[PDB]
Entry title: HWS19 strain WT mycobacterial ribosome. 23S rRNA, nucleotides 613 to 1376 from Mycolicibacterium smegmatis: 764 nucleotides with solved positions. It holds a match to the Rfam family "Bacterial large subunit ribosomal RNA". Among the 50 different proteins in the entry, which are not shown, are Large ribosomal subunit protein uL11, Large ribosomal subunit protein uL16 and Conserved domain protein.

Context: one part of a larger RNA, bound to proteins that are not shown
RNA sequence: ACAAUCCGUCAGAGCCCUCGACGUGUCGUGGGGUGAUGGCGUGCCUUUUGAAGAAUGAGCCUGCGAGUCAGGGACAUGUCGCGAGGUUAACCCGGGUGGGGUAGCCGCAGCGAAAGCGAGUCUGAAUAGGGCGUAUCCACACAAGAGUGUGUGGUGUAGUGGUGUGUUCUGGACCCGAAGCGGAGUGAUCUACCCAUGGCCAGGGUGAAGCGCGGGUAAGACCGCGUGGAGGCCCGAACCCACUUAGGUUGAAGACUGAGGGGAUGAGCUGUGGGUAGGGGUGAAAGGCCAAUCAAACUCCGUGAUAGCUGGUUCUCCCCGAAAUGCAUUUAGGUGCAGCGUCGCAUGUUUCUUGCCGGAGGUAGAGCUACUGGAUGGCCGAUGGGCCCCACAGGGUUACUGACGUCAGCCAAACUCCGAAUGCCGGUAAGUCCAAGAGUGCGGCAGUGAGACGGCGGGGGAUAAGCUCCGUGCGUCGAGAGGGAAACAGCCCAGAUCGCCGGCUAAGGCCCCUAAGCGUGUGCUAAGUGGAAAAGGAUGUGCAGUCGCGAAGACAACCAGGAGGUUGGCUUAGAAGCAGCCACCCUUGAAAGAGUGCGUAAUAGCUCACUGGUCAAGUGAUUGUGCGCCGAUAAUGUAGCGGGGCUCAAGCACACCGCCGAAGCCGCGGCAGCCAACGUGUUGGCUGGGUAGGGGAGCGUCCUGCAUCCGGUGAAGCCGCCGAGUGAUCGAGUGGUGGAGGGUGUGGGAGUGAGAAUGCAGGC
Numbered sequence: 001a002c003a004a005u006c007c008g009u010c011a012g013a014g015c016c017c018u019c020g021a022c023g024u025g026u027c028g029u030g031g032g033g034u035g036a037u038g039g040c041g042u043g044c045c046u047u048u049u050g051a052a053g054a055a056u057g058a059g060c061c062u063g064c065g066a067g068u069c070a071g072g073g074a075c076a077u078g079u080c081g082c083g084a085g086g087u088u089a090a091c092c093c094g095g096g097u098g099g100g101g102u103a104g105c106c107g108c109a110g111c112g113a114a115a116g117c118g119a120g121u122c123u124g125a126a127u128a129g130g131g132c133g134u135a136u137c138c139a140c141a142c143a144a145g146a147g148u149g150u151g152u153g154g155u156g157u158a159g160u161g162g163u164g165u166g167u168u169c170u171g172g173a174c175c176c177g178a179a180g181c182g183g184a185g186u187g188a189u190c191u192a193c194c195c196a197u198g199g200c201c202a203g204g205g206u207g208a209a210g211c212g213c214g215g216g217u218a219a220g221a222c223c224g225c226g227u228g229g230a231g232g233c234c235c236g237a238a239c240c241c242a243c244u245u246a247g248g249u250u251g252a253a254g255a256c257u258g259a260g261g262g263g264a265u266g267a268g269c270u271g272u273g274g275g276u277a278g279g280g281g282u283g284a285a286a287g288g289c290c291a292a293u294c295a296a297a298c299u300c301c302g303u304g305a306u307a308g309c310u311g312g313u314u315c316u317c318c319c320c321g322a323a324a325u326g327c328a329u330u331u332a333g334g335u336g337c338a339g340c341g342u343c344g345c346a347u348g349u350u351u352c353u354u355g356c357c358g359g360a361g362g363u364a365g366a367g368c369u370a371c372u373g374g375a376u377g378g379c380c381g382a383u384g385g386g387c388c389c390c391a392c393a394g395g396g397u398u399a400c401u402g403a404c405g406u407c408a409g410c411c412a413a414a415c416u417c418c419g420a421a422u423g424c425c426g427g428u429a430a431g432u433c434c435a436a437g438a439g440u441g442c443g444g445c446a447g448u449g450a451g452a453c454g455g456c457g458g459g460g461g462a463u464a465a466g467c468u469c470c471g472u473g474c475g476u477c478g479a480g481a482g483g484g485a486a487a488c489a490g491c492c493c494a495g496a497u498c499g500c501c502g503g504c505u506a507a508g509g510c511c512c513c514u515a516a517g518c519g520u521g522u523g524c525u526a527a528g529u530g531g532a533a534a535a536g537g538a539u540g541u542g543c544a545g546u547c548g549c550g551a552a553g554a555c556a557a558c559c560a561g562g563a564g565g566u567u568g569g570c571u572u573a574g575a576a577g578c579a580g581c582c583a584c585c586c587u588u589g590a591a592a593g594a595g596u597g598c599g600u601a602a603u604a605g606c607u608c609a610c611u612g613g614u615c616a617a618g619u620g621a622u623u624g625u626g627c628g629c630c631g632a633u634a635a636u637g638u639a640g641c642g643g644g645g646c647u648c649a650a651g652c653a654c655a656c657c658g659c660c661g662a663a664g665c666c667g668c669g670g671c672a673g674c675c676a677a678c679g680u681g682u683u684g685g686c687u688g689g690g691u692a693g694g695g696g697a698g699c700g701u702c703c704u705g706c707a708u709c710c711g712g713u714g715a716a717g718c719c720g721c722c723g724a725g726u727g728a729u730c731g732a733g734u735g736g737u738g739g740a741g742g743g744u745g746u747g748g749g750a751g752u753g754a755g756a757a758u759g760c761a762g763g764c
Base pairs, nucleotide, nucleotide: 008040009039010038011037014034015033016032017031018030019028020027021026022025044057046055059764060763061762062761063760064759069171070170071169073168074167075166076165077164078163079162080161081160082159085106086105087104091100092099093098110117111116120132121131122130123129137154138153139152140151141150142149143148174312175311177309181302182301183300184299185298186297192276193275194274195273196272197271198270199269200268201266203235204234205233210227211226212225213224214223215222239263240262241261243260244259245258246257247256278294280290281289282288315698316697317696318695319694320693325338326337327336328335329334339448340447341445342444343443344442345441346440347439349436350438352431353430354429355428356427357426358425359424365418366416367415372412373411374410376408377407378406379405387395389394451477452476453475454474455472456471457470458469459468460467482493483492484491497670498669499668500667502666503665504664508660509659510658511644512643513642517657519656520655521654522653523652524651530646536630537629540627541626542625543624544623547620548619549618557614558613559612568582569581570580597607671688672687673686674685675684676683677682678681699753701750702749703748704747705746706745708743709742710741718736719735720734721733722731723730724729
Other pairs, nucleotide, nucleotide, family: 012036tHS013035tHS043058cWW045056cWW048050tHS050489cHS051053tHS065754tWH065757tHS066312tWS067313cWS083158tSS087102cWH088103tWH090101tHS109110cHS109118tSS112114tHS124128tHS135156tWS158159cHS176311cWW178306tWH187278tWH188276tHS197272cWW200269cWW201237tWS207229tSS207231tHS209228tHS216221tHS217218tHS217219tHS242243cHS248253cWS252256cWS316728cSS317727tSS321692tHS322691tWH323448tSS348350cHS360423cWW361422cWH363420tWH364419tHS367370tWS371415cWS381382cHS381403tHS382385tHH383385cHS384386cWS385402tWS391393tHS394397cWS395396cHS395398cHS433435cWS434685tSS435436cHS461464tHS477489cSS480496tHS480689cWS481495tHS483507tSS493506cSS505662tWH507661tHS509516tWS510516tHS525527cHS525649tWW527647tWW531645cWW538628cWW543625cWW545622cWH546622cWW550551cHS550617tHS553616tHS556615cWW562609tHS563587cWW565586cWW566585tWW571579tWS574601tSS576602cHS577595cSS588592tWW589591tHS590591cHS590611cSS591609cWS592593tHS593608cWS595607cWW599604tHS631632cHH647649cWS698728tWS699728tHS700752cWS707744cWW711740tWS714739tWH715741tSS717737tWW739740cHS755756cWH
C1' cells in the first nucleotide's frame, strides 16, 4: 500500500505530550508534535525586449577571496582659529607628541602680444561705437524710455591654514583571465646524419666471364660437353618494417594483440664511444624530428606582459526616482555632447487645463474651357495641318485623317481656379494653489544610446508575414501583484504603508464542476447552425412592399382542335420547323411561334406554345431585410463549445428586475515623509512600489585611550526552553559541557559581514 505532488501555505478530524481551573474527563484571553481531507500555487544568479524553462553555474559541508593606500595635487561640500593676513618647509634643541626656524605659496588692480598705462584700458584719424574691468546695492540728477546707460554719496567687500566626505590626477588601482616578444641559460641517452671500432645473417635453387676437351674457321663468331658460383637474383627462419582484417578504446598496454603481409649479402641489421643548438641544428623533403606537446623547444626574469571581450563583487532600513532618443565619431555590441534623475543654491506660479480674442499655413476632401499631363464615346470638320482625274475648278462624286470648335461622362504623391477639422504662437479671465512635489539659471553626482506589442496616418513588400523603417503631450510591458479570457508579460478593469473570521462596486458571470437566476415579458432556430472561411447554388423559413390575374371561373389536374401557300428564299448530296443566314410575311381564327426541345441521313410520328369542356381560390415576379442548408479535405487518440451535457435552451434579438464577483472605496486600529496651526508635540491637509541610480539613517565583529563593573561561589564557544524589537537581531532570564578572562558608557583605526566566478585546502 487506489496514487499523478518545484514537495509550501490557509483551513482542517483523530491521536499523543504538556500548563491552569473545574474531577473519573471538560473547558481555557492555553501551549506543543503529528498530520487523514478541501482551496491556492511555473526554483536562484547572470545576460536578455522577451524564459519555470529544453540559454549557462551550482554534489554537500567548514574554512580562505575582492573600491585600499602615497602626494602640502585638483574640484566640491561641512567642520575650528585668525582676520586684511594667513602660513611654514629643509633644519636645530628636548628618551616624548614640545619649542625655535621668513627661505617659500594665495587675495590685496586690471587692460594690452609690447614698448606701457592706470579706475581705466585695447581697437582705432575719431568723447564713436565696440571688447575686458572698477563686489553688489540704495539714493540723488541727466538721457531715451533702443530694452538700459552716464555722473555724485554711503554702507563698504574675505581669504587663508588643519581636518571629515563624494569624485578625479600619477602608480597594476574592484577581482581575478590567453594566443605571442626579448634577454640569459639547459638538452642529439628515443628520434636524423655522420665519424672510429666489433658482431650478425639456420636451409634450398637458379649458373657470366675465365678454363680444358670434340666440332666450325685459314683465324673466328658460332655449335655441345665437365669446373665457377658474379649476382643491389629467387623460395624460405631470427631481426627489421608496418598493408588488410576482428578485438580493445573510464583498454593488459597515454598507439598493442590474434591471423594473414615484404628483405633476408646488402642503399643491409645492430652494439660500443664521439660531433651537429632554436629565427637555429638536422632532414633520399611529409611543414617531419629536436626527451609523449614544434609553421619557431624548455626554465628564470622584463612580468601582476596587454585586452573596444566572457565571468564574480557579500549586513539592514527610510525617502526620491530614469532612458533604449538626436548630433558626431579608423564608427555601428565602443565613446563625447544634448534630453531624461537626484541633492543644494537663487527668482519663485513664470508650468499645465478650460472659456474668449488676434494670427500664417496648403494636407483630408473636392475640381477642372482654371494651368501640365492621361484618357471615353458623338457632331460640321474647312483645312490629312492633304489625297479620282492633279487645271487655276466636282468628293472619301469614295470606308479615312480630321485640327479648332461644340456635346456630355473621368483621373494625378512630384496639377491646384478652391479648401476644413487638429496642432502651434501670442493676448486675456478663471481653475488645482497644507501643491501640482509645477518652471527657469547655476553647481556636486551617475545610468541610459541592442525594444516589442497594441490603436491610429504612412513607405519597402505579392496591398505576406509574430518583417522592417517613420510620426502620434498615445496606452501597456520592459522597471507592475490582483481580478477577468483554461493555461497565455505587450488586451479589459484596477495602482500593493501594515493588521482585521466587516460592508459597497468596475470588467465578467449566475444548470454542476464553480459564487451567484434550470430569472421575467415579447419574437426566431431544426441546423448540435450555437461551438471554423470565400465565388456561387437552391420550391427552407419569418417580417415588410409591389403589380398582374381571380367568381365575367384564377392555377394545376382530368376530353376535343391544334390545319391550309408551306418544303418561304440562299446554302448544300441533303435543309421539308427544328448544321447555318434574311424577313422572321401573311391566311382561317380560339391557335399556331419561320416553333423550347428530347426524332429520323431527308420524309413521317411523340409534342409543345395560346385556346375551348369539368372541379373549385389563390397564383408569379423582381424589392430589402433576421435566421438558415450545400459548397468543407492530412497525418499519435473524439480534439474547431473547457467537461458533463443543453433544444421541456443551459442557443439568438429586444425590454425589465435581481444577485456573486479585487489588494478599488468605505469602517476600526498601528508606523513613517512633507506642510500649516498653535507649541517646547498635539491636532489638522496630502503622500508612503520599484531595476540601474541619488540622499539619509542603522545592526553585528576585532584592536585600542579614558571611567567603571563581573569572574574557580565558574569568565569565553556550543546545544535547548522561555520570551522580546518596525531590520540587520536581542536577553545582567533561565537549563547540560567546559575550565580562565570578559560587559556596559563615550571617543579613534578596520585585512569588519558570501550562494554562484566550469574558484582553492580539508572532510563526506
Released in 2025, the model rests on cryo-electron microscopy data to a resolution of 3.26 angstrom.